[PDB]
Context: bound to proteins that are not shown
RNA sequence: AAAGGUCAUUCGCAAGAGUGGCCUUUAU
Numbered sequence: 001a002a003a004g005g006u007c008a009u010u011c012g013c014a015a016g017a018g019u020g021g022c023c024u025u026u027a028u
Stems, first nucleotide, its partner, number of pairs: 001026011
Other pairs, nucleotide, nucleotide, family: 012014tHS012015tHS
C1' cells in the first nucleotide's frame, strides 16, 4: 500500500454504508 476473517460498535424498520480491536496473507 492493499485483501480476507473475526469480535465489538455508529447510523438505519430493514437493505445497506461505516468505525475500532485482534488474527492471517500479499507487495513496496